Released in 2019, the model rests on electron microscopy data to a resolution of 3.7 angstrom. 5'-vRNA; 3'-vRNA: 28 nucleotides with solved positions. Protein in the same entry: Polymerase 3, RNA-directed RNA polymerase catalytic subunit and Polymerase PB2. The sample was in a buffer at pH 7.5. Entry title: Structure of influenza D virus polymerase bound to vRNA promoter in Mode B conformation (Class B1). Primary citation: Peng et al., Nat Microbiol (2019), "Structural insight into RNA synthesis by influenza D polymerase".
[PDB]
Context: bound to proteins that are not shown
RNA sequence: AGCAGUAGCAAGGAG
RNA sequence: CUCCUGCUUAUGC
Numbered sequence: 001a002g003c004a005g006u007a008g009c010a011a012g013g014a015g
Numbered sequence: 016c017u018c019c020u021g022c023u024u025a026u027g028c
Stems, first nucleotide, its partner, number of pairs: 002009002011020005
Other pairs, nucleotide, nucleotide, family: 001010tHS004007tWS
C1' cells in the first nucleotide's frame, strides 16, 4: 500500500 | 537504509 476504526495487524534480530 | 533465518497435500447433496 492494504484491512480497519477511536487502535491494532500487516515476520524476527543486529548496526 | 544495510545485513542474517522455516516443516504442515488441503477434495460440498